[PDB]
Context: bound to proteins that are not shown
Molecule: vRNA; mRNA
Organism: Influenza B virus
RNA sequence: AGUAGUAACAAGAGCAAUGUGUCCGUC
RNA sequence: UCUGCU
RNA sequence: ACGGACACAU
Repeated sequence: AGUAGUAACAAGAGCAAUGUGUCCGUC
Repeated sequence: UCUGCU
Repeated sequence: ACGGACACAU
RNA backbone atom coordinates (compact mmCIF):
# COMPACT_ATOMS: atom_id res chain seq x y z
C1' A A 1 0.00 0.00 0.00
C1' G A 2 -3.98 -3.21 1.14
C1' U A 3 -7.65 -5.83 3.95
C1' A A 4 -10.45 -3.79 7.26
C1' G A 5 -13.15 -1.05 11.44
C1' U A 6 -13.75 1.10 17.61
C1' A A 7 -8.66 -3.31 16.67
C1' A A 8 -6.34 -5.80 14.32
C1' C A 9 -3.76 -8.61 10.14
C1' A A 10 -0.02 -7.17 6.99
C1' A A 11 3.76 -14.21 9.68
C1' G A 12 6.48 -15.89 14.02
C1' A A 13 1.97 -18.18 21.22
C1' G A 14 -3.57 -19.69 17.07
C1' C A 15 -7.49 -16.63 23.43
C1' A A 16 -14.65 -19.58 20.96
C1' A A 17 -19.31 -17.94 27.43
C1' U A 18 -24.15 -19.14 29.40
C1' G A 19 -29.12 -20.78 28.47
C1' U A 20 -32.56 -23.05 25.21
C1' G A 21 -33.95 -25.84 20.91
C1' U A 22 -33.08 -28.87 16.56
C1' C A 23 -29.95 -32.29 13.74
C1' C A 24 -25.94 -35.89 13.18
C1' G A 25 -22.33 -39.26 15.05
C1' U A 26 -20.06 -42.98 18.71
C1' C A 27 -11.95 -43.00 18.77
C1' U B 1 4.31 -31.27 -1.40
C1' C B 2 -0.59 -31.72 -2.67
C1' U B 3 -4.40 -27.03 -5.51
C1' G B 4 -8.45 -30.00 -11.89
C1' C B 5 -16.59 -28.33 -9.20
C1' U B 6 -17.78 -29.64 -17.89
C1' A C 1 -24.34 -40.95 28.12
C1' C C 2 -20.76 -38.22 25.47
C1' G C 3 -19.29 -35.31 21.33
C1' G C 4 -19.93 -32.11 16.90
C1' A C 5 -22.69 -28.71 13.81
C1' C C 6 -26.39 -24.91 13.25
C1' A C 7 -30.11 -21.32 15.06
C1' C C 8 -31.85 -17.81 18.75
C1' A C 9 -31.50 -14.68 23.26
C1' U C 10 -28.29 -12.74 26.91